An RNA structure (domain 3 of PSIC IGR IRES RNA) from Thermus thermophilus, in which 35 nucleotides are resolved. The depositors describe the entry as "Crystal structure of a complex containing domain 3 from the PSIV IGR IRES RNA bound to the 70S ribosome". The structure was determined by X-ray crystallography at 3.5 angstroms resolution and released in 2014. Zhu et al. published it in Proc.Natl.Acad.Sci.USA in 2011: "Crystal structures of complexes containing domains from two viral internal ribosome entry site (IRES) RNAs bound to the 70S ribosome". Crystals were grown from: 100 mM Tris-OAc, pH 7.0, 200 mM KSCN, 3.6-5% PEG20,000, 6-14% MPD, vapor diffusion, temperature 295K. Among the 49 different proteins in the entry, which are not shown, are 50S ribosomal protein L16, 50S ribosomal protein L10 and 30S ribosomal protein S5.
C1' cells in the first nucleotide's frame, strides 16, 4: 500500500428508496 | 445515476 464482504455516521436528493463516494468491523499478501 | 413522490 492494495483487494473484498457486512453493520453505523456523514456526504449527493427538493425528500424517500436504491444506489453511487470516505472512514469504522474481519480476512488474504 | 435509477426509480418513485395518497
Nucleotide at each position: 500500500u492494495c483487494g473484498c464482504u457486512c453493520a453505523a455516521a456523514c456526504a449527493u436528493u427538493a425528500a424517500g428508496u436504491g444506489g453511487u463516494g470516505u472512514u469504522g468491523u474481519g480476512c488474504g499478501a | 445515476c435509477a426509480c418513485u413522490u395518497a